An RNA structure (23S RIBOSOMAL RNA, nucleotides 531 to 1365) from Haloarcula marismortui, in which 806 nucleotides are resolved. Among the 28 different proteins in the entry, which are not shown, are 50S ribosomal protein L2P, 50S ribosomal protein L19e and 50S ribosomal protein L10e. Crystals were grown from: PEG6000, KCL, NH4CL, MGCl2, pH 5.8, VAPOR DIFFUSION, SITTING DROP, temperature 292K, temperature 292.0K. It comes from the structure "Crystal Structure of Enhanced Macrolide Bound to 50S Ribosomal Subunit". Released in 2012, the model rests on X-ray crystallography data to a resolution of 2.7 A. An Rfam search finds the family "Archaeal large subunit ribosomal RNA" in it. Rfam 15.1 lists 2,955 matches to the family in 1,139 species. A reference for the family is Yusupov et al. (2001), "Crystal structure of the ribosome at 5.5 A resolution", Science. Its Rfam clan is "LSU clan". Ions in the entry include magnesium, potassium, sodium, chloride, strontium and cadmium.
Context: one part of a larger RNA, bound to proteins that are not shown
RNA sequence: GAUCGAGCGACAGGGCAUACAAGGUCCCUCGACGAAUGACCGACGCGCGAGCGUCCAGUAAGACUCACGGGAAGCCGAUGUUCUGUCGUACGUUUUGAAAAACGAGCCAGGGAGUGUGUCUGCAUGGCAAGUCUAACCGGAGUAUCCGGGGAGGCACAGGGAAACCGACAUGGCCGCAGGGCUUGCCCGAGGGCCGCCGUCUUCAAGGGCGGGGAGCCAUGUGGACACGACCCGAAUCCGGACGAUCUACGCAUGGACAAGAUGAAGCGUGCCGAAAGGCACGUGGAAGUCUGUUAGAGUUGGUGUCCUACAAUACCCUCUCGUGAUCUAUGUGUAGGGGUGAAAGGCCCAUCGAGUCCGGCAACAGCUGGUUCCAAUCGAAACAUGUCGAAGCAUGACCUCCGCCGAGGUAGUCUGUGAGGUAGAGCGACCGAUUGGU
RNA sequence: CCUGUCAAACUCCAAACUUACAGACGCCGUUUGACGCGGGGAUUCCGGUGCGCGGGGUAAGCCUGUGUACCAGGAGGGGAACAACCCAGAGAUAGGUUAAGGUCCCCAAGUGUGGAUUAAGUGUAAUCCUCUGAAGGUGGUCUCGAGCCCUAGACAGCCGGGAGGUGAGCUUAGAAGCAGCUACCCUCUAAGAAAAGCGUAACAGCUUACCGGCCGAGGUUUGAGGCGCCCAAAAUGAUCGGGACUCAAAUCCACCACCGAGACCUGUCCGUACCACUCAUACUGGUAAUCGAGUAGAUUGGCGCUCUAAUUGGAUGGAAGUAGGGGUGAAAACUCCUAUGGACCGAUUAGUGACGAAAAUCCUGGC
Numbered sequence: 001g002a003u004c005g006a007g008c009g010a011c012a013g014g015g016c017a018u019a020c021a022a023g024g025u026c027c028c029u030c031g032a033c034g035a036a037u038g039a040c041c042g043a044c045g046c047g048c049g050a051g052c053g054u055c056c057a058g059u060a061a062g063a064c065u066c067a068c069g070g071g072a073a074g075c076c077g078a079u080g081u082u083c084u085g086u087c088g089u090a091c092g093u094u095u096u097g098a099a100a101a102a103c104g105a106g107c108c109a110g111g112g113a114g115u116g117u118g119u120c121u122g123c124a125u126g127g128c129a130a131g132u133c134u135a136a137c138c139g140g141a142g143u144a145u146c147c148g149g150g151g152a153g154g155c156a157c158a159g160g161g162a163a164a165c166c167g168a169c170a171u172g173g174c175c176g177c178a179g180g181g182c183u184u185g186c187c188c189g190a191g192g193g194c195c196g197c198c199g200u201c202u203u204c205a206a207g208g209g210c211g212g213g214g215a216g217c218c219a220u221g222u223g224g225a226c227a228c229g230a231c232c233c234g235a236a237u238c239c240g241g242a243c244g245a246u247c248u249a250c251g252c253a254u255g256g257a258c259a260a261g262a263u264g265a266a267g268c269g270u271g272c273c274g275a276a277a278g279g280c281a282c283g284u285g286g287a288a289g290u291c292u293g294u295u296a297g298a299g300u301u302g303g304u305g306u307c308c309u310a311c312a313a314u315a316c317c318c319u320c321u322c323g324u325g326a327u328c329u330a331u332g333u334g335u336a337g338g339g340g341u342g343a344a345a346g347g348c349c350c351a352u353c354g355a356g357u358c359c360g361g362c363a364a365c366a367g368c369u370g371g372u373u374c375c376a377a378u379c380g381a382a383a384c385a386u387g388u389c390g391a392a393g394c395a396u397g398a399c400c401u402c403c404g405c406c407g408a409g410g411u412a413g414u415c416u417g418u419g420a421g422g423u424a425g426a427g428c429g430a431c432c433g434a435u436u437g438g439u
Numbered sequence: 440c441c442u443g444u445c446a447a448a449c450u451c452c453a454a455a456c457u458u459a460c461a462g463a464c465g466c467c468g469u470u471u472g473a474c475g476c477g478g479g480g481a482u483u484c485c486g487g488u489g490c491g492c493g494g495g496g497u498a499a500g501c502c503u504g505u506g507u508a509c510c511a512g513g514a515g516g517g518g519a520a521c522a523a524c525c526c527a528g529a530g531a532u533a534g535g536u537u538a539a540g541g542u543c544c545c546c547a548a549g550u551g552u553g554g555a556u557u558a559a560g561u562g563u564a565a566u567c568c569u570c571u572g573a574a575g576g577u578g579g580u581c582u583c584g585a586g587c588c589c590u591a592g593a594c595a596g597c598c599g600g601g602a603g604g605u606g607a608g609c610u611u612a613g614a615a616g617c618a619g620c621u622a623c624c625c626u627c628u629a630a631g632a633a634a635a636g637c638g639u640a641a642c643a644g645c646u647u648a649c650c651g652g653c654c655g656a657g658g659u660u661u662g663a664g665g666c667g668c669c670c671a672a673a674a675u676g677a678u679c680g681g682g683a684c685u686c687a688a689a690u691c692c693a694c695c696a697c698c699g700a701g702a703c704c705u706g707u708c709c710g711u712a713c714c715a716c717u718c719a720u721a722c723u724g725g726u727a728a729u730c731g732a733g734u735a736g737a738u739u740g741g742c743g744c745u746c747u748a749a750u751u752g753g754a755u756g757g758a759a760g761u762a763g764g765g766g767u768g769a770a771a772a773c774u775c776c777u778a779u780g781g782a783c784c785g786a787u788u789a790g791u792g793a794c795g796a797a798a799a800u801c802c803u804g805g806c
Stems, first nucleotide, its partner, number of pairs: 009087010023076002025072004031066002037061001042055005091104003106806006116228013131155003137149004159166002169196001172195004179188004197212006231371002234368001238361006249335009258325001260292003263288001267284007297322003302318002305316002337353001339349003374741006384397005400480006410466002413464009425452001426450002433445002437441001486510010515526003530708007540698003543682003549695001551694006562684002576668002579666010596653005602626002607621003632647001635646003709731002711727005742795001744792001746790008760779008
C1' cells in the first nucleotide's frame, strides 16, 4: 500500500517503528537578556476616498542563550519508512547549446591510465666556494651497505673573431630603496638605477654587435622540454620468415557412371525410270557437343514461398535446366602468396582474397573518438592576432597563474585646458556626379 | 530667372561621440609594494546571446564585422515550462525589510480607492523563432473643436399650392420641362425653372426645385482624438499557465495598502587576507562599506593504501576482516559498541611506491 503520477532526493516539519552498549538531551509556564525591525488601542489633526500624519514609542513585541518551577524515557538525538512543504527532467562525455529523440553502461565485486633512462632548462632545500665533483677502478671491512683512496675528466675562474690573432672596471661620476649615523631635516648609503670607460669584431674613422667592477660546482626533492611505447585503450597498413591445393581452380595418372523412348545423317540394298550421269520410291542402317526423360548423376529460372536467436554461419519444398559429352565422378598427383589457378565473375587458392593463413617486426604511426581513480584553500581565463601543405594541428603574441626583482607613484570615472577626427544630420548659385519642367 | 530631386565610393558645413597629453577631484599604492621589470607553468586560437551600429541576403533560429554586457564557467527570486529577458552576482545559520514580479481562486498579498472608456471574451501576451495582424474600410461608441442655420420657427415628416406668356425659338412629319442646338426672358404672387429626375412615339401622368400650413428645438456641415468592429482560412483536443472574469479579475489616468529573493539591514560562527604580540604558519586580540560564485589552467595545505627504518604501543582476558549500530571531522576520513571471526595489528617521524574509479560498446568473475 489496490483513487492514484514519474531523476528516486536535499532541506524543514509531522505519523508509525526502536532491548542493552557505543549519543543525552527535549517539551511547557513564568522570568532575565533583548540586534535589525517594530505595533494594537487611545487621543489630536488631515484626505472625495481607500487611507495617512502627530503623540503614545523606538515603548509592547523581537531570534539566540540562560535561570526558576513543572514535565517526557520511543522521551530528545539518531536510524528505518512514510506523509506534508520548498527546490528539483541523473551521472560522466561531446557541444555555442544535453533531460535530450547526441554518446556510454543490465547489476555487483575485484581488475583498470603521468613510468624509466639520457640530455636540457627552472625551482626549493643542503654542502663546499674561486672553486667544486669525482668516474671507472684500488685498499679495508661489519663484504652489494659502509670507511679510506682515485681529480682522468667536467663545469666555473675572460672575452671577442669565420680565422689569423688580439685580449677586459679588485670602481670614475650622479641618482637612490633598505639599513646605519646625527645635534631629526642632514650625512654614510651594500644591492639597484642612469652614465662613463675598458677588451674584441667590423673599421680612412665612425657607427654598430658581443663581452667587462669575482659565483660557481655538486647533491636531494620538485615544475617543464626532447628522443625513446612516453598517461591508457582504440584501425585500415607496410615488411620478414614460415604453414597451407583435406576446400576450391586448372592440369595430369588410374578407375567409375549414364533406365527408357523419340528423331532417323552417311553408307548399303531392292524396285522403277535412264544411253549414261544419275533420279524417284520403299527398306536397311543408326549418326548427333540431336530431342524427351526427378534412370543414375550434374545444376538451379521463378516462388522475391518456408526458414532467417534456423535442422543448416548458404538449409527445406514445388517449379525449372542438363543428362554420349567442351559430360559427370572417386582416389592419387602437380601448380603457392605480388605467386598460383581462372571458357575472365577481381572468380577461386580450407566459413578468410582488389593480394591466403600463422607467428614475428610490434607496445607501427594518427593532428581523429573514448577514458585517466582522494579532500580543501588562493587566483582564474581564451574561443582572438602574426606565421604555418595551415584551417579537427602547431609556434609566437594577447590573456590566466606562480616566483623573484624594483621602490613611488598609478589612472577604470568626471571636469577643465592644448590637440586629432569627417560618422549621424545637413547641404550642394561650395566641388563632383546624378536628377524635373517652363518662358 | 523661375521650378522639382539625390549620393557607400560628393562636401561650403557639421554633431552626439571616440581618442593623445597634462592638471584637478575622486579612487588606489608605498608592513595588502601598486605602476614596472625578469623568470617557471599553462590553458586557449569550433564559441554563443541580448543591446547599439552595422555590410550581404526577399528572408531566416541566415552568413560575415564591431563595441559592450551576459551564457559558456553564474546560483537564488521572477518570466507557465525556458543558456544568455527582469531582479540578483552567492560562506554557514538566524531574524527582519525590500527587488523583479505580483495581491479573485489555483498561490503569499486587494474581489482596494477616485474616475473614464470597451461589449469585442476585444483584452486578461514587457522582450520573443515563440506574443501576429496589414493595405483598404467603419452613422459601433465615447470625448474635443470650428463654420453655418434657428422661436421673425430651423432640420425632418405630413397637408396644401406648384400657376400664365409658352407647346420658348430653332430643328423636324412631329419634339410641347426633359432627342439636338440656342437663348434661358416677363406676368401674377406667398410661391412656381425658357425645367433638376423619371416617364410617352410624342403628349399625359409622377415629381421635384420654389411658397404657405401643422409641429416645436435644436439642426447641419467639417476637423481631431480614445476604445472597439470588418478585413481575419489548416490539418489528433479550443484556450490568457488553468479556472474563469464584463460599473472587470479588461484598457487608460491618478492614488492607497500589502505579498514577495540567498539582494539590503541585523546576531553568532567558518574560511581567507592584512595588522598587533610571537620562534610560530601555535595561542590571543584587532581590521574587511571598499573579502567570500566559477569551466580550462596555475599555486598551496591536508585524507587514505603498500612495504622499509628509527622511536613507541595493542592482541587468545580475543588481532585483522566482515555485518549492524553509536561519536567526531566542512571533507578526504578517524574512532567506539555489539555480533561474527580465531591470529595477527598499529601510532609518530623519515622514506618507498605496480597508492585511491561510476564511467573507457573498458577486463575477468559472479548474479